The RNA (18GAAA (52-MER)) has 51 modelled nucleotides. Crystallisation conditions: 0.1 M MES pH 6.5, 1.6 M MgSO4. Rfam match: nadA riboswitch. It was solved by X-ray crystallography to 2.8 A. Bound small molecules: ADENOSINE-5'-TRIPHOSPHATE (ATP). Primary citation: Chen et al., Nucleic Acids Res. (2020), "Structural distinctions between NAD+ riboswitch domains 1 and 2 determine differential folding and ligand binding". The depositors describe the entry as "Crystal Structure of the Domain1 of NAD+ Riboswitch with adenosine triphosphate (ATP)".
RNA sequence: GCUUCAACAACCCCGUAGGUGGGGACGAAAGUCAGCGCACCUACUGGAGCC
Ligand code: ATP
Repeated sequence: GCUUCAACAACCCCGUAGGUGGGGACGAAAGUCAGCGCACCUACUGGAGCC
RNA backbone atom coordinates (compact mmCIF):
# COMPACT_ATOMS: atom_id res chain seq x y z
P G A 1 -1.23 4.13 3.40
O5' G A 1 -1.04 3.02 2.27
C5' G A 1 -0.63 3.41 0.97
C4' G A 1 -0.65 2.26 0.00
C3' G A 1 -1.88 1.36 0.00
O3' G A 1 -3.09 1.96 -0.48
C1' G A 1 0.00 0.00 0.00
P C A 2 -3.66 1.77 -1.97
O5' C A 2 -3.97 0.21 -2.13
C5' C A 2 -3.85 -0.37 -3.41
C4' C A 2 -3.86 -1.88 -3.37
C3' C A 2 -5.19 -2.54 -3.06
O3' C A 2 -6.08 -2.50 -4.15
C1' C A 2 -3.47 -3.64 -1.89
P U A 3 -7.65 -2.32 -3.89
O5' U A 3 -8.13 -3.79 -3.50
C5' U A 3 -7.77 -4.90 -4.31
C4' U A 3 -7.95 -6.20 -3.57
C3' U A 3 -9.30 -6.39 -2.89
O3' U A 3 -10.32 -6.79 -3.79
C1' U A 3 -7.58 -7.01 -1.40
P U A 4 -11.82 -6.27 -3.56
O5' U A 4 -12.33 -7.13 -2.33
C5' U A 4 -12.22 -8.55 -2.34
C4' U A 4 -12.36 -9.11 -0.95
C3' U A 4 -13.55 -8.59 -0.16
O3' U A 4 -14.77 -9.21 -0.51
C1' U A 4 -11.63 -8.48 1.19
P C A 5 -16.14 -8.56 -0.01
O5' C A 5 -16.37 -9.28 1.39
C5' C A 5 -17.11 -8.64 2.41
C4' C A 5 -16.50 -8.92 3.76
C3' C A 5 -17.25 -8.33 4.94
O3' C A 5 -18.34 -9.15 5.31
C1' C A 5 -14.92 -7.93 5.16
P A A 6 -19.76 -8.50 5.66
O5' A A 6 -19.54 -7.91 7.11
C5' A A 6 -19.26 -8.77 8.21
C4' A A 6 -19.33 -8.01 9.50
C3' A A 6 -20.63 -7.24 9.71
O3' A A 6 -20.99 -7.25 11.09
C1' A A 6 -18.80 -5.73 9.62
P A A 7 -21.90 -8.45 11.65
O5' A A 7 -21.16 -8.92 12.97
C5' A A 7 -20.09 -9.85 12.91
C4' A A 7 -19.45 -10.00 14.26
C3' A A 7 -20.20 -9.42 15.45
O3' A A 7 -21.29 -10.21 15.89
C1' A A 7 -17.90 -8.91 15.62
P C A 8 -22.68 -9.50 16.31
O5' C A 8 -22.23 -8.21 17.13
C5' C A 8 -21.81 -8.31 18.49
C4' C A 8 -21.18 -7.03 18.96
C3' C A 8 -22.14 -5.86 19.13
O3' C A 8 -22.72 -5.84 20.42
C1' C A 8 -20.21 -5.17 17.91
P A A 9 -24.25 -6.27 20.62
O5' A A 9 -25.02 -5.40 19.53
C5' A A 9 -25.08 -3.99 19.64
C4' A A 9 -26.19 -3.44 18.80
C3' A A 9 -27.50 -4.23 18.88
O3' A A 9 -28.59 -3.34 18.70
C1' A A 9 -26.73 -4.24 16.66
P A A 10 -29.68 -3.15 19.86
O5' A A 10 -30.18 -4.63 20.16
C5' A A 10 -30.91 -5.36 19.18
C4' A A 10 -32.26 -5.81 19.70
C3' A A 10 -33.44 -5.27 18.91
O3' A A 10 -34.49 -6.23 18.91
C1' A A 10 -33.58 -4.51 21.14
P C A 11 -35.12 -6.69 17.50
O5' C A 11 -34.27 -7.99 17.12
C5' C A 11 -34.29 -9.14 17.95
C4' C A 11 -34.51 -10.39 17.15
C3' C A 11 -33.61 -10.57 15.94
O3' C A 11 -32.33 -11.06 16.28
C1' C A 11 -35.84 -11.04 15.33
P C A 12 -31.04 -10.40 15.60
O5' C A 12 -31.19 -10.76 14.06
C5' C A 12 -31.18 -12.11 13.62
C4' C A 12 -31.43 -12.20 12.14
C3' C A 12 -30.58 -11.29 11.27
O3' C A 12 -29.29 -11.83 10.99
C1' C A 12 -32.84 -11.09 10.63
P C A 13 -28.01 -10.87 10.98
O5' C A 13 -28.32 -9.81 9.83
C5' C A 13 -28.31 -10.19 8.46
C4' C A 13 -28.69 -9.03 7.59
C3' C A 13 -27.91 -7.75 7.85
O3' C A 13 -26.63 -7.75 7.24
C1' C A 13 -30.20 -7.24 7.76
P C A 14 -25.37 -7.23 8.08
O5' C A 14 -25.67 -5.67 8.28
C5' C A 14 -25.83 -4.81 7.16
C4' C A 14 -26.45 -3.50 7.56
C3' C A 14 -25.69 -2.68 8.58
O3' C A 14 -24.65 -1.91 7.99
C1' C A 14 -27.99 -2.78 9.18
P G A 15 -23.12 -2.40 8.05
O5' G A 15 -22.45 -1.45 9.13
C5' G A 15 -22.65 -1.66 10.52
C4' G A 15 -21.73 -0.79 11.33
C3' G A 15 -21.81 0.70 11.02
O3' G A 15 -22.84 1.34 11.75
C1' G A 15 -19.56 0.01 10.94
P U A 16 -23.63 2.58 11.12
O5' U A 16 -22.55 3.75 11.07
C5' U A 16 -22.04 4.31 12.27
C4' U A 16 -21.18 5.50 11.97
C3' U A 16 -21.75 6.49 10.98
O3' U A 16 -22.71 7.36 11.54
C1' U A 16 -19.50 6.04 10.43
P A A 17 -23.82 8.05 10.61
O5' A A 17 -22.99 9.10 9.74
C5' A A 17 -22.34 10.20 10.35
C4' A A 17 -21.52 10.98 9.36
C3' A A 17 -22.26 11.41 8.10
O3' A A 17 -23.06 12.55 8.28
C1' A A 17 -20.19 10.45 7.50
P G A 18 -24.15 12.94 7.18
O5' G A 18 -23.31 13.74 6.10
C5' G A 18 -23.66 13.68 4.73
C4' G A 18 -22.44 13.73 3.85
C3' G A 18 -22.72 13.63 2.36
O3' G A 18 -23.14 14.86 1.80
C1' G A 18 -21.03 12.11 2.91
P G A 19 -24.49 14.91 0.94
O5' G A 19 -24.01 14.45 -0.51
C5' G A 19 -22.86 15.04 -1.09
C4' G A 19 -22.29 14.19 -2.20
C3' G A 19 -23.25 13.76 -3.29
O3' G A 19 -23.55 14.78 -4.22
C1' G A 19 -21.95 11.91 -2.64
P U A 20 -24.98 14.79 -4.94
O5' U A 20 -24.90 13.57 -5.96
C5' U A 20 -24.00 13.60 -7.05
C4' U A 20 -24.11 12.34 -7.88
C3' U A 20 -25.50 11.99 -8.38
O3' U A 20 -25.91 12.74 -9.51
C1' U A 20 -24.48 10.06 -7.48
P G A 21 -27.45 13.21 -9.64
O5' G A 21 -28.19 11.92 -10.20
C5' G A 21 -27.70 11.26 -11.36
C4' G A 21 -28.22 9.85 -11.47
C3' G A 21 -29.70 9.65 -11.21
O3' G A 21 -30.54 10.08 -12.27
C1' G A 21 -28.49 7.97 -10.10
P G A 22 -31.98 10.71 -11.94
O5' G A 22 -32.85 9.46 -11.48
C5' G A 22 -32.97 8.32 -12.32
C4' G A 22 -33.53 7.14 -11.57
C3' G A 22 -34.82 7.41 -10.81
O3' G A 22 -35.97 7.45 -11.63
C1' G A 22 -33.34 6.24 -9.41
P G A 23 -37.35 8.01 -11.03
O5' G A 23 -37.92 6.76 -10.23
C5' G A 23 -38.73 6.95 -9.09
C4' G A 23 -38.72 5.72 -8.22
C3' G A 23 -39.73 5.75 -7.09
O3' G A 23 -41.02 5.35 -7.52
C1' G A 23 -37.62 5.22 -6.21
P G A 24 -42.24 6.38 -7.37
O5' G A 24 -42.76 6.12 -5.89
C5' G A 24 -42.84 4.80 -5.39
C4' G A 24 -42.83 4.79 -3.88
C3' G A 24 -43.77 5.79 -3.22
O3' G A 24 -45.10 5.32 -3.18
C1' G A 24 -41.64 5.91 -2.20
P A A 25 -46.31 6.34 -3.43
O5' A A 25 -46.46 7.08 -2.04
C5' A A 25 -46.63 6.34 -0.84
C4' A A 25 -46.48 7.23 0.36
C3' A A 25 -47.25 8.54 0.30
O3' A A 25 -48.61 8.39 0.66
C1' A A 25 -45.03 8.97 0.94
P C A 26 -49.75 9.27 -0.06
O5' C A 26 -49.45 10.74 0.48
C5' C A 26 -49.59 11.04 1.86
C4' C A 26 -48.98 12.38 2.20
C3' C A 26 -49.47 13.56 1.38
O3' C A 26 -50.74 14.03 1.77
C1' C A 26 -47.13 13.65 1.53
P G A 27 -51.78 14.52 0.65
O5' G A 27 -51.13 15.86 0.09
C5' G A 27 -50.89 16.96 0.96
C4' G A 27 -50.19 18.09 0.24
C3' G A 27 -50.74 18.47 -1.12
O3' G A 27 -51.93 19.24 -1.06
C1' G A 27 -48.39 18.34 -1.25
P A A 28 -53.13 18.88 -2.07
O5' A A 28 -52.41 18.85 -3.49
C5' A A 28 -53.14 18.61 -4.68
C4' A A 28 -52.93 19.72 -5.67
C3' A A 28 -51.49 20.06 -6.01
O3' A A 28 -50.95 19.21 -7.00
C1' A A 28 -52.70 22.05 -5.55
P A A 29 -49.47 18.60 -6.84
O5' A A 29 -48.51 19.84 -7.08
C5' A A 29 -48.29 20.36 -8.38
C4' A A 29 -47.73 21.76 -8.33
C3' A A 29 -46.33 21.91 -7.75
O3' A A 29 -45.32 21.67 -8.72
C1' A A 29 -47.77 23.49 -6.74
P A A 30 -43.91 21.03 -8.28
O5' A A 30 -43.16 22.22 -7.53
C5' A A 30 -42.54 23.27 -8.26
C4' A A 30 -42.19 24.43 -7.35
C3' A A 30 -41.18 24.13 -6.26
O3' A A 30 -39.84 24.15 -6.69
C1' A A 30 -43.03 25.20 -5.30
P G A 31 -38.95 22.81 -6.61
O5' G A 31 -39.04 22.35 -5.09
C5' G A 31 -38.61 23.20 -4.04
C4' G A 31 -39.47 22.99 -2.81
C3' G A 31 -39.01 21.89 -1.86
O3' G A 31 -38.01 22.33 -0.96
C1' G A 31 -41.31 21.62 -2.32
P U A 32 -37.00 21.27 -0.30
O5' U A 32 -37.87 20.53 0.80
C5' U A 32 -38.37 21.23 1.93
C4' U A 32 -39.39 20.42 2.67
C3' U A 32 -38.90 19.12 3.29
O3' U A 32 -38.23 19.31 4.53
C1' U A 32 -40.91 18.72 2.13
P C A 33 -37.06 18.30 4.97
O5' C A 33 -37.85 16.97 5.39
C5' C A 33 -38.79 16.99 6.45
C4' C A 33 -39.51 15.67 6.57
C3' C A 33 -38.62 14.44 6.70
O3' C A 33 -38.14 14.25 8.02
C1' C A 33 -40.29 14.03 5.07
P A A 34 -36.62 13.76 8.29
O5' A A 34 -36.76 12.18 8.32
C5' A A 34 -37.87 11.56 8.93
C4' A A 34 -37.98 10.13 8.49
C3' A A 34 -36.65 9.46 8.17
O3' A A 34 -35.83 9.14 9.30
C1' A A 34 -38.13 9.05 6.40
P G A 35 -35.98 7.80 10.18
O5' G A 35 -34.95 6.81 9.50
C5' G A 35 -35.01 5.41 9.76
C4' G A 35 -34.46 4.62 8.60
C3' G A 35 -35.50 3.96 7.71
O3' G A 35 -35.01 3.89 6.37
C1' G A 35 -34.13 2.31 8.68
P C A 36 -34.63 5.22 5.54
O5' C A 36 -35.52 5.12 4.22
C5' C A 36 -36.74 4.39 4.20
C4' C A 36 -36.95 3.71 2.88
C3' C A 36 -35.94 2.61 2.54
O3' C A 36 -36.59 1.59 1.79
C1' C A 36 -35.86 4.28 0.89
P G A 37 -36.90 0.17 2.47
O5' G A 37 -35.45 -0.43 2.74
C5' G A 37 -34.53 -0.65 1.68
C4' G A 37 -34.10 -2.09 1.63
C3' G A 37 -35.20 -3.07 1.22
O3' G A 37 -34.64 -4.12 0.42
C1' G A 37 -34.40 -3.64 3.38
P C A 38 -34.87 -4.10 -1.17
O5' C A 38 -34.44 -2.63 -1.61
C5' C A 38 -33.09 -2.32 -1.90
C4' C A 38 -32.90 -2.03 -3.37
C3' C A 38 -31.47 -1.81 -3.83
O3' C A 38 -30.75 -3.02 -4.01
C1' C A 38 -32.85 -0.12 -4.74
P A A 39 -29.19 -3.09 -3.63
O5' A A 39 -28.47 -2.36 -4.85
C5' A A 39 -28.60 -2.87 -6.17
C4' A A 39 -27.97 -1.94 -7.18
C3' A A 39 -26.55 -1.48 -6.88
O3' A A 39 -25.58 -2.44 -7.22
C1' A A 39 -27.86 0.38 -7.52
P C A 40 -24.26 -2.61 -6.32
O5' C A 40 -23.47 -1.24 -6.52
C5' C A 40 -22.81 -0.97 -7.75
C4' C A 40 -22.52 0.50 -7.92
C3' C A 40 -21.41 1.08 -7.07
O3' C A 40 -20.12 0.77 -7.56
C1' C A 40 -23.25 2.56 -7.08
P C A 41 -18.85 0.78 -6.57
O5' C A 41 -18.56 2.33 -6.32
C5' C A 41 -18.21 3.18 -7.40
C4' C A 41 -18.09 4.62 -6.96
C3' C A 41 -17.20 4.87 -5.76
O3' C A 41 -15.82 4.87 -6.09
C1' C A 41 -19.20 6.08 -5.51
P U A 42 -14.75 4.41 -4.99
O5' U A 42 -14.55 5.71 -4.10
C5' U A 42 -14.22 6.95 -4.70
C4' U A 42 -14.20 8.06 -3.68
C3' U A 42 -13.55 7.71 -2.35
O3' U A 42 -12.14 7.77 -2.39
C1' U A 42 -15.62 8.74 -1.95
P A A 43 -11.26 6.74 -1.51
O5' A A 43 -11.17 7.46 -0.10
C5' A A 43 -10.94 8.86 -0.02
C4' A A 43 -11.36 9.40 1.32
C3' A A 43 -10.95 8.56 2.51
O3' A A 43 -9.60 8.75 2.87
C1' A A 43 -13.22 9.16 2.72
P C A 44 -8.88 7.75 3.91
O5' C A 44 -9.32 8.33 5.31
C5' C A 44 -9.34 7.51 6.46
C4' C A 44 -10.43 7.92 7.40
C3' C A 44 -10.72 6.92 8.51
O3' C A 44 -9.83 7.05 9.59
C1' C A 44 -12.74 7.50 7.46
P U A 45 -9.05 5.76 10.15
O5' U A 45 -10.14 5.05 11.07
C5' U A 45 -10.93 5.82 11.97
C4' U A 45 -11.99 4.99 12.63
C3' U A 45 -11.58 3.59 13.03
O3' U A 45 -10.87 3.57 14.26
C1' U A 45 -13.69 3.52 11.96
P G A 46 -9.55 2.66 14.44
O5' G A 46 -10.13 1.18 14.50
C5' G A 46 -11.07 0.82 15.49
C4' G A 46 -11.77 -0.46 15.13
C3' G A 46 -10.89 -1.59 14.66
O3' G A 46 -10.21 -2.25 15.71
C1' G A 46 -12.76 -1.44 13.25
P G A 47 -9.01 -3.25 15.36
O5' G A 47 -9.74 -4.59 14.91
C5' G A 47 -9.03 -5.59 14.21
C4' G A 47 -9.96 -6.61 13.60
C3' G A 47 -9.30 -7.64 12.71
O3' G A 47 -8.71 -8.69 13.46
C1' G A 47 -11.19 -6.77 11.62
P A A 48 -7.17 -9.07 13.23
O5' A A 48 -7.21 -9.96 11.91
C5' A A 48 -8.07 -11.09 11.86
C4' A A 48 -8.38 -11.51 10.44
C3' A A 48 -7.19 -11.68 9.51
O3' A A 48 -6.49 -12.90 9.71
C1' A A 48 -8.85 -10.44 8.41
P G A 49 -4.89 -12.95 9.55
O5' G A 49 -4.68 -12.96 7.97
C5' G A 49 -5.14 -14.05 7.18
C4' G A 49 -5.25 -13.69 5.72
C3' G A 49 -3.96 -13.27 5.02
O3' G A 49 -3.12 -14.36 4.67
C1' G A 49 -5.66 -11.76 4.46
P C A 50 -1.51 -14.19 4.75
O5' C A 50 -1.17 -13.18 3.56
C5' C A 50 -1.19 -13.62 2.21
C4' C A 50 -1.21 -12.48 1.23
C3' C A 50 0.09 -11.72 1.02
O3' C A 50 1.00 -12.39 0.18
C1' C A 50 -1.70 -10.19 1.23
P C A 51 2.54 -12.57 0.61
O5' C A 51 3.24 -11.23 0.09
C5' C A 51 3.59 -11.07 -1.28
C4' C A 51 3.96 -9.65 -1.60
C3' C A 51 5.21 -9.11 -0.92
O3' C A 51 6.41 -9.48 -1.58
C1' C A 51 3.45 -7.53 -0.73
P1 ATP B 1 -22.77 -15.47 10.42
O1 ATP B 1 -22.79 -14.47 9.29
O2 ATP B 1 -23.95 -15.37 11.37
O3 ATP B 1 -22.43 -16.88 9.99
P2 ATP B 1 -21.32 -13.57 11.93
O4 ATP B 1 -22.36 -12.63 11.35
O5 ATP B 1 -21.18 -13.70 13.43
O6 ATP B 1 -21.49 -15.05 11.32
P3 ATP B 1 -19.71 -12.91 9.75
O7 ATP B 1 -20.46 -11.64 9.40
O8 ATP B 1 -19.95 -14.18 8.97
O9 ATP B 1 -19.88 -13.21 11.33
O10 ATP B 1 -18.15 -12.58 9.71
C1 ATP B 1 -17.59 -11.86 10.80
C2 ATP B 1 -16.83 -10.69 10.21
O11 ATP B 1 -16.92 -9.56 11.07
C3 ATP B 1 -15.35 -10.98 10.02
O12 ATP B 1 -15.11 -11.47 8.71
C4 ATP B 1 -14.70 -9.63 10.21
O13 ATP B 1 -14.50 -9.00 8.93
C5 ATP B 1 -15.71 -8.81 10.99
N1 ATP B 1 -15.21 -8.59 12.37
C6 ATP B 1 -15.20 -9.50 13.35
N2 ATP B 1 -14.69 -8.97 14.50
C7 ATP B 1 -14.38 -7.69 14.24
C8 ATP B 1 -13.81 -6.55 15.00
N3 ATP B 1 -13.46 -6.69 16.30
N4 ATP B 1 -13.65 -5.38 14.35
C9 ATP B 1 -14.00 -5.23 13.06
N5 ATP B 1 -14.52 -6.21 12.31
C10 ATP B 1 -14.73 -7.44 12.83